[PDB]
Context: one part of a larger RNA, bound to proteins that are not shown
RNA sequence: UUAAGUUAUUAAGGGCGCACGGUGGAUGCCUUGGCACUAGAAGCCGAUGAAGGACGUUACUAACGACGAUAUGCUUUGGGGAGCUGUAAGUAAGCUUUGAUCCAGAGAUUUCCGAAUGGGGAAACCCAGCAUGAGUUAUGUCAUGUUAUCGAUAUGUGAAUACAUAGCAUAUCAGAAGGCACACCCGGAGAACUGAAACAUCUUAGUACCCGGAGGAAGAGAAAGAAAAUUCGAUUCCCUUAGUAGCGGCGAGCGAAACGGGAAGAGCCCAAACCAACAAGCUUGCUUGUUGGGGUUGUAGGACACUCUAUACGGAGUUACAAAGGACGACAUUAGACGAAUCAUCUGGAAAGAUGAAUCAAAGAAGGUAAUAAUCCUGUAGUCGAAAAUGUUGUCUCUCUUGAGUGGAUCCUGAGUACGACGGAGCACGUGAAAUUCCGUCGGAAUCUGGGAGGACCAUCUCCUAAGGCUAAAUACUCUCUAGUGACCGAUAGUGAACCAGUACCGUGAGGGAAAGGUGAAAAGCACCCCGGAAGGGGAGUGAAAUAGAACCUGAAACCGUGUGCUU
Numbered sequence: 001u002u003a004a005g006u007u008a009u010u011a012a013g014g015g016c017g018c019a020c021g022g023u024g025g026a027u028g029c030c031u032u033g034g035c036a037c038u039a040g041a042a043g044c045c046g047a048u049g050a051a052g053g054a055c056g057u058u059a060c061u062a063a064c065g066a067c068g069a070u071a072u073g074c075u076u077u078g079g080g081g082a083g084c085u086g087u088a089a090g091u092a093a094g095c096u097u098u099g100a101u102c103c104a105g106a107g108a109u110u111u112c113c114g115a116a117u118g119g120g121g122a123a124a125c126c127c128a129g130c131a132u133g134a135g136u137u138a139u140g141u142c143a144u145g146u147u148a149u150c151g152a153u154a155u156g157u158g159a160a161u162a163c164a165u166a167g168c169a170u171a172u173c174a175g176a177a178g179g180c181a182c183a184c185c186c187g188g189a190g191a192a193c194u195g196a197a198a199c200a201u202c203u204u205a206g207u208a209c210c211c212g213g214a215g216g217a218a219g220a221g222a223a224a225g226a227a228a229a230u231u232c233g234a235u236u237c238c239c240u241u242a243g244u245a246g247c248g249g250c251g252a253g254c255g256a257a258a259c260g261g262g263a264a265g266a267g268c269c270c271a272a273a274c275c276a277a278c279a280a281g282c283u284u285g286c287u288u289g290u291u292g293g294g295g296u297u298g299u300a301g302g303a304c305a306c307u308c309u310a311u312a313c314g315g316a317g318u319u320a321c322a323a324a325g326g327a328c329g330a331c332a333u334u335a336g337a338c339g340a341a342u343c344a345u346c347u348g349g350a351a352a353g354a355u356g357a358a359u360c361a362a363a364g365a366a367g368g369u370a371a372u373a374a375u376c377c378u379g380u381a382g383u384c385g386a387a388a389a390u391g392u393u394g395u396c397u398c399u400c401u402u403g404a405g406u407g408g409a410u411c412c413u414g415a416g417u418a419c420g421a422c423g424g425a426g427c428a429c430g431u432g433a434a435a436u437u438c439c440g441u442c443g444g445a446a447u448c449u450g451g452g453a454g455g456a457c458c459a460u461c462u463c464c465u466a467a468g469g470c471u472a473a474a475u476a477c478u479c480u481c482u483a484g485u486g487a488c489c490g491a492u493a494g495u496g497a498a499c500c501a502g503u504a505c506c507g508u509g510a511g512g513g514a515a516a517g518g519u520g521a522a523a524a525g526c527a528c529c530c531c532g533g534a535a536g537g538g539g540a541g542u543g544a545a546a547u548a549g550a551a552c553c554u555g556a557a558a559c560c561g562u563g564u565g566c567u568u
Stems, first nucleotide, its partner, number of pairs: 013568010028553001029518002033489002035486007042478002044179002052113003055068003059091002063087002065072001074107006083095003118127003128147007149176002151173007184215001185213004195202001199249001225232002236263004246254002267470003270414001274293008298448001300413004304407005314401004325397010336384003342357005358375002360364001366378003419443007429455001450465005505512002525552001528539004
C1' cells in the first nucleotide's frame, strides 16, 4: 500500500437516575364560626301605627354598624377615671379631670313605605276635603291637626206606608284589623307514593299540606267514674300491666284499659223550687217578664217548716271559688368595686421553658402576655355595691262574707233532651253478639216508687246522678335572654353562610343558590441606589426569619421547566 475481518465515535431527539426551580393548595398546627345540650329567666308585638323595609344623617362618605330633619345622635340619673370623635387606616377640625369617650336605668326626638286607615297607586309615590295658622295687594305656595272600614254604644232624623221599621247623619271608644317561633296546643278540612312481595277491604294515616282559634302553656277536670273488697274517690303526666286482652282480605299489620307503683294535688259557681221589689196583661184573679235574695245534691240535696248560732266575732280573697286599690319592708334582675402570692440565672428575638431558691391558696377555673405562668395582666375563691326602672314576695291595709241541726206533707233537681231507626264517624275493637260516644235525617221518654252504668239483652245486686259553667299544679315546646357543659366540628368539616350570605349568580315568577379563613411578637409594611414607560426585579435596610413582602404559617401530588451521571 492493498485485501479480508472486527469495532467505535455520532444524540436531532428520547429513556432512567439525580439536583434545582415553578405551578398548585393536599397535610399539620390554629380559630374568629358552627353543632348538641343543661340550669335559670322569659314566652308575644301592633291604629299610642307592628314585623320588615325605603330613604337619609358624618369635615371629606362607596359599604356595614348606629342613629332619624334634635339623624355617625339630645336630656337625665347612677357607674367609671384618661383619654376620645365606630368599622377604618388617613388628613383636617375638634372634645375631655369644670370628668370626654365608654357602661346601666329612665326620658326626648324618631323622615317615608308597610295592617296602612283622607282618595288613588306599578310599596317607599301621586292627588284632595275640612279647621286653624304663615305668607302675598290677591291668586298661586306652605305649616299643623284631622278625614278608611267594620263593630259596639248614644243622639237626631226617618221611605215604600199610618204607627215605626229599612235607611240616613252625627258623636264616643288604648274595640277589631296585621305580624310571627318553619316549635308546642285545640279545632275545620284532609292526600299519595308506600306496606300488603300484585290489589280493591286494610296500610301509609287522621300523617303531609291548607285553613281557623289561641295560650304561655293548651287540652282535660271534681263521677249519670273505676269496679266487684276491708272497695276506691276530679283531671293531667311517668313506670308497669304488655306486644298481653283483643282487632284483622283473622292477611300485612293495628293494639288497649282497669289494678299496682309514682309526679302533683283543690275545689267550686249556676238553672229550678221558694221569697221580696218593680213593670205589662189592667179579674183591677193572679199569669208573664226583669232585678235582688235563696240554692246546689247520691250518706240523695235543696225549697219548705222548726230549732240553735253572727252581723264580721270569726273566715276568705283578686290562680277558680266576687272584685279594685293603697302603705311599708325584704329579696332578685338591669352598671359596677375590692380581691393573695416570684425572684435569679441559662438558652433564646422574646421565658411563662430548664435550673436554683421562695411565696399564696376559701383563689391550681379560664383567657392573655414575644415559647408552656397559681404568684406579669384580665380574672378566679371570697366579700361588697344601686340614683333609677322592672319582677317576685311578706305584713298591714282594703274588699267580701253567717254557720249548723231536726222533719219527712207538698214542691224543685237542666226536653225536642235521653233514647230509637236509617246513614256515617269515633272508640286498640274493620258492624260485629257491639256495650260505651258523636254528627245528619226522622221519630221521641221518665220525673226519686225517677234516671244512667257494670261490653248485645233481661232479672237481681252494686256503683253513680246526664242533658249548665269554672278551676292552679304535676305535662308539651324554644324564636329569645343569662350562666355554663361536651371521649361534638375544626375551613371539601362544622350552619347554606368562621369572610359585608340568603350575598354573588341563575330564573318572568314561585324558587334555586355558591366560592372565599391564617404577614409578623410588634407594621417595625422594604429610606436610599440601580434596569424598566409600567409591571417586575437586583441590591440596601426592618425583622429571629422576607427563603414571613400583602389570599404574605406550612406548602404534598398531578403538571411544567433548567442542568446533568448512565443510556439510546
23S ribosomal RNA, nucleotides 3 to 570 from Staphylococcus aureus subsp. aureus NCTC 8325: 568 nucleotides with solved positions. Rfam match: Bacterial large subunit ribosomal RNA. Rfam 15.1 lists 51,934 matches to the family in 10,816 species. It comes from the structure "Staphylococcus aureus 70S ribosome with elongation factor G locked with fusidic acid cyclopentane with a tRNA in pe/E chimeric state". The 2024 paper behind the entry is "Structures of the Staphylococcus aureus ribosome inhibited by fusidic acid and fusidic acid cyclopentane". The entry is indexed under RIBOSOME, fusidic acid, EF-G, antibiotic. It was solved by cryo-EM to 2.02 angstrom.